[PDB]
Context: one part of a larger RNA, bound to proteins that are not shown
RNA sequence: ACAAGCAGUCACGGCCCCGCAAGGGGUUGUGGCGUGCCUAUUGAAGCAUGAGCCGGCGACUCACGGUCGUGGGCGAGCUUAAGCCGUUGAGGCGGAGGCGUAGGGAAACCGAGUCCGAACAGGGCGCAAACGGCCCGCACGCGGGCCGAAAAGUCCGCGGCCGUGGACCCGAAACCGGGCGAGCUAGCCCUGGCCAGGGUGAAGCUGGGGUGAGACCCAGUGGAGGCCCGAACCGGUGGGGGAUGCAAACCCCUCGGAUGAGCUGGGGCUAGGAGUGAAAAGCUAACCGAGCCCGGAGAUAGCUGGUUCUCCCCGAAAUGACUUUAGGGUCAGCCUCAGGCGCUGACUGGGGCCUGUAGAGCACUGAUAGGGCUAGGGGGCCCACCAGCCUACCAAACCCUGUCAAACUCCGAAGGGUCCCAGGUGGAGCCUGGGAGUGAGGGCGCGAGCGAUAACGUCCGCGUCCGAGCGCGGGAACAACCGAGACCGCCAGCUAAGGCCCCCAAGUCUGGGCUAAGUGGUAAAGGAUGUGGCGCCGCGAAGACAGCCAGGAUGUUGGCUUAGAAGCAGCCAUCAUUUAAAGAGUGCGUAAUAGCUCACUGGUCGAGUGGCGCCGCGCCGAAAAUGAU
RNA sequence: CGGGGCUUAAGCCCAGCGCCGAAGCUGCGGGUCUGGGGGAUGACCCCAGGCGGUAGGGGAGCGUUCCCGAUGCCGAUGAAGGCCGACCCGCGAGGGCGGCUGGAGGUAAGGGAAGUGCGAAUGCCGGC
Numbered sequence: 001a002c003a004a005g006c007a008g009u010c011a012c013g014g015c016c017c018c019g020c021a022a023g024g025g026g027u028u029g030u031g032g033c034g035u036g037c038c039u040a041u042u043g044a045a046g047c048a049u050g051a052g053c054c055g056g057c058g059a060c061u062c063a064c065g066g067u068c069g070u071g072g073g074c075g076a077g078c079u080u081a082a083g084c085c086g087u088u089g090a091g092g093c094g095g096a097g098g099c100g101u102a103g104g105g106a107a108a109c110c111g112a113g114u115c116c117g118a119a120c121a122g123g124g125c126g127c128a129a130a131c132g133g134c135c136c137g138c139a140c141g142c143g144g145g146c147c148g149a150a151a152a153g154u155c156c157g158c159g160g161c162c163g164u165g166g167a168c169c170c171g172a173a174a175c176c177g178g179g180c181g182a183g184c185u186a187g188c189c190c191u192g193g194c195c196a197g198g199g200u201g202a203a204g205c206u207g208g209g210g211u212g213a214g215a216c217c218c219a220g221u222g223g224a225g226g227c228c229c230g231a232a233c234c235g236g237u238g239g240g241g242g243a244u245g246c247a248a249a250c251c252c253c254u255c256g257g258a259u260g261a262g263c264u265g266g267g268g269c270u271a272g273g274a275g276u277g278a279a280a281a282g283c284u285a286a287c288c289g290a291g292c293c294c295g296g297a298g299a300u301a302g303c304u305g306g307u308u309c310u311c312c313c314c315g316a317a318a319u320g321a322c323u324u325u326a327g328g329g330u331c332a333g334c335c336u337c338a339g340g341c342g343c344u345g346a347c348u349g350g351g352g353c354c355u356g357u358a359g360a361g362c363a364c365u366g367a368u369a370g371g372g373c374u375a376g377g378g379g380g381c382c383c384a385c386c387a388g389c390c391u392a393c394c395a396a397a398c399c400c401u402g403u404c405a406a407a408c409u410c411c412g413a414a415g416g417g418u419c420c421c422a423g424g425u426g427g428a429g430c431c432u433g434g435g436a437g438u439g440a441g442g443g444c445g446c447g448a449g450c451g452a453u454a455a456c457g458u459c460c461g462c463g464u465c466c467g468a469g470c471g472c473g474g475g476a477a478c479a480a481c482c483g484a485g486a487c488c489g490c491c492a493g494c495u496a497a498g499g500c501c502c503c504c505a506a507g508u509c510u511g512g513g514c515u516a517a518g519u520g521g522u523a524a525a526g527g528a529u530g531u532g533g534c535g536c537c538g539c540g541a542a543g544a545c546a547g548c549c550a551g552g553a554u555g556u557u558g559g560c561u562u563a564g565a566a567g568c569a570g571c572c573a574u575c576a577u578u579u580a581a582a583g584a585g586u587g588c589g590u591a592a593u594a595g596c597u598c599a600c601u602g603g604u605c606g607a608g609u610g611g612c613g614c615c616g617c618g619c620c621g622a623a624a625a626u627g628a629u
Numbered sequence: 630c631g632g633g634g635c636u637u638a639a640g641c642c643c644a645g646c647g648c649c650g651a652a653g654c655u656g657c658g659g660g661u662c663u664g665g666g667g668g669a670u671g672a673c674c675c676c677a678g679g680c681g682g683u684a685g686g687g688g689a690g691c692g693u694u695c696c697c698g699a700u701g702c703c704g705a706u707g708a709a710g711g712c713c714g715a716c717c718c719g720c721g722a723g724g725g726c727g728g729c730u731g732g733a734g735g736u737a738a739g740g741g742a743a744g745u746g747c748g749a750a751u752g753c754c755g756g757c
Stems, first nucleotide, its partner, number of pairs: 008033011037050001039048001052757006062165013077099003083093003103110002113125004131148001168306002171303001175296006186270009195260001197229003200225001204221006233257003238253004272288001274284003309690006319332005333438002335435007343426001347423009359411001360409002365405003369401004374395001376394002441466007449458002472483003487659004492655003498649003501633003507646001509645006520635001526620002530617007538609002549602001551600001554576001587596001660680007691746001693743005701736003710730005716725003
Other pairs, nucleotide, nucleotide, family: 024715cSS028029cHS036051cWW037749tWS038049cWW041043tHS042441tSS042479tWS044048tHS058747tWS058750tHS059306tWS059747tWH060307cHS061167tWS075152tHS076100tWS077153tSS080096tWW082094tHS086090tWS102111tSS104114tSS105107tHS105108tHS112126tSS112127tHS115124cWW117119tHS130149cWW132147cWW133146cWW134145cWW136143cWW137143tHS165167tWS172300tWH173299tWW174297tWW181272tWH181285tHS182185tWS182270tWH182275tWS186276tSS195231cWS196230tHS200224tWW201222tWS201223tSS201224tHS202223tHS203222tHS211213tHS232258tHS236237cHS236254cWS237254cWW242247cWS245247tHS246250cWS271284tWS272291tHS273290tHS277280tWS305750cSS311720cWS315684tHS316683tWH317333cSS317438tSS317468tHH318467tHS325328tWS336686tSS342344cWS345426tHS346424tHS356357cWS356412tWS358412tHS361363cWS362364cHS362405tWH364408cWS368402cWS373397tWW374396tHS375395tWS379391cWW380389cWW380390cWS381388cWS409410cHS436685cSS437684cSS442480tWS448459cWW451454tHS451455tHS466479cSS469471cHS469486tHS471652tSS473497tSS483496cSS495651tWH496650tHS497650tHS499506tWS501508cHS505649cSS508639cWH516636tWS517636tWH518519cHS518520tWS518638tWW521634tWW524622tHH525621tHS528618cWW537610cWW540607tWS541543cHS543607tHS544608tWS546605cWW547604cWW548603cWW550601cWW551582tHS552598tHS552599tHS555575cWW558573tHS561570cWS562564tHS566592cHS567587cWH579581tSS582599tWS583585cWS583598cWW585597cWS586597cWW588595cWW589595cWS630633tWH634639tWS635639cSS638640tHS667673cWW669671cHS690722tWS692745cWS698738tHS704733tWS707731tWS707732tSS707733tHS708732tHS708734tSS709731tHS719722tHS748749cHS
């Protein structure tokens, strides 16, 4: 041993322990909450780096310069270096020298000035003591000067930072010097050794034929060859197995050479920009596009990683410009700290000045719809003598009507910038200096460009937040959307956003209306007697709309066209007759006509009908992949 | 649809009143810094404000090794180191104290100097 999880934490309860008690220690059942550490990042629980765990070791130093600050000594001065004397870890001497006391100028040179200059313009860089206070010359500072607080400057100590040095620590690939290597491997030199067995049958010799003599032919003999088959030996073709192995190259099956450019033992030589190489940049002691070892050496590393106790205040940047620069710097911007100044600050009120955007406009620059009127004319024509009229082609201007524009503007806001005067005491502001970090930003809103009126897209502007608020509440969960800036504690209270049926704290709250899809819990063009409201239009008690009862033309085939279309196989003069009143006929029909119906009016009954527009909510449109919400 | 579930709603629109709801605000207590009083010349006491934070700046402290203090003082009636504590002081780093272990060192106040604090470096060495 019916629960589910960054392992904790808050609560209550159970059991065991200690305590006189109230109280505490242990453990954990249930309930609430809960996304590991570090590193790098715009952003990590991250399914991005690092770490098995523990203990040890492990990273901002030192010298000499510099430059600020600080604690003191002396102060127009300050101060010694080497060395010399002396010393229970005793000091002292030593004034060479160095900084300072004057600056300007390339310098000669001049000097509280100097340089440029013609200058006795102008200008650059320079020189100017700060207080208390006591005596005296008309008096309270006088002004010279006595007493001394301070200070130039300088010396030493401490701290921050910089420069030079390995300079925060660890890490290369590599370069160079001197040596060690051919007991592996590659070649060549010297001297040895090895290669079962079979097969095939070159020349030559001999013999016979042939011949004028030969060439040649046939035999037998013979035993050549990077010849054949195949062990040993040398290989390593294909496949399997092995893959923390039997093995850092192996095993099984199969396969290539096997008298040769063969294989092999022993002795030797050649090596690092060098050797060797039947040549792969192979091999040169199990990694060779340049061996190994030790040294230069802590090479260098604008790169990656790592950087160790605690508390308190402030608190950034990811932009500009230049950059063999782009993931690095320098200056600026933004943080901070010290001294000064001290109302000057953000924001806000009033007032002035500046602007050319949103919007709009068509006066310029262009674009441009319709018409008019007319140059030029395509022309098409009447000529070919100037002629020469109509342009449903253009098409200038000009007139009406209409519009468009980042690089058009007759206009032009809101806003924005800057100055003055006011409020504004703020982790405001300005001045001087010390120490930085940052110079990869991201989301969102708004305004633009690029893009496709694509992207969690890219690039600027102004804002915001995240970064650094992955702390808190809401949004199911969620850096940046809403709420809100977390010093600590509480078993107190009010709110925010968002919520109040149950998980889930608080309304099954109250009024009124809507929707019947589970819409809500979504996607559009487009569509639809869904449904509910506000209307506008038409027709109607001269009784409409639905039904139903009632007429269903005549010349007639209409002429065209046709055996026939005699509305219904078709192309049309589609006209007049007579009626309250039926198209030469809207359709099914048809072997053309038969039959059938409709418009069009009477009647019946009787109260509404048919159309359009608008708003609200819904419906269709509507198909994706592991299990649904 | 976060889920169950919801149909004069637990959906949508209009109007209301109440409640819930954060580390925001309030109440009570406390800390620190800053400013202003009290004039101790500051440490003490009221009062009032600030106090999220990475890079980074500033400021206070803690602890470790050594030196002066030291021919001293603590120490076998027990040094350093170790193992426990529910105890005391400190915001914290720490310092006390008590008990057990341990068996010979330790070293105030006050100052000086540094090989001074580890959790990470596929760190190094060892152990498991």
23S ribosomal RNA, nucleotides 526 to 1261 from Thermus thermophilus HB8: 757 nucleotides with solved positions.
The 2015 paper behind the entry is "Structural insights into the translational infidelity mechanism".
The structure was determined by X-ray diffraction at 3.05 A resolution and released in 2015.
Rfam match: Bacterial large subunit ribosomal RNA. Rfam links the family to the GO terms structural constituent of ribosome and ribosome.
Crystallisation conditions: Tris-acetate, KSCN, PEG 550MME, PEG 20K.
Among the 47 different proteins in the entry, which are not shown, are 50S ribosomal protein L22, 50S ribosomal protein L4 and 50S ribosomal protein L14.
The PDB entry is titled "Complex of 70S ribosome with tRNA-Tyr and mRNA with A-A mismatch in the first position in the A-site and with antibiotic paromomycin".
Ions in the entry include magnesium and zinc.